Released in 2017, the model rests on X-ray diffraction data to a resolution of 2.14 A. An RNA: 32 nucleotides with solved positions. Crystallisation conditions: 0.2mM RNA, 2.40-2.55M ammonium sulfate, 10mM magnesium acetate, 40mM2-(N-morpholino)ethanesulfonic acid (MES) buffer, pH 5.6.
RNA sequence: GGUGGUGAAGUCGCUGG
RNA sequence: CAGCG
RNA sequence: CACACCACCC
Repeated sequence: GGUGGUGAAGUCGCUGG
Repeated sequence: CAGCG
Repeated sequence: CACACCACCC
């Protein structure tokens, strides 16, 4: 450098409340 | 706020 | 889109 998994108290689109 | 991105 | 952690490839 890349791919996959995960996270989020970064970001703002979609959809719904 | 929640899902998805 | 950016970033972190883990596995793997280069």

The work is reported in "Structure of the Ribosomal RNA Decoding Site Containing a Selenium-Modified Responsive Fluorescent Ribonucleoside Probe" (Nuthanakanti et al., Angew. Chem. Int. Ed. Engl., 2017). The entry is indexed under bacterial decoding site RNA, RNA. Entry title: Fluorescence detection of RNA-ligand binding and crystal structure determination of ribosomal decoding site RNA using a heavy atom containing fluorescent ribonucleoside.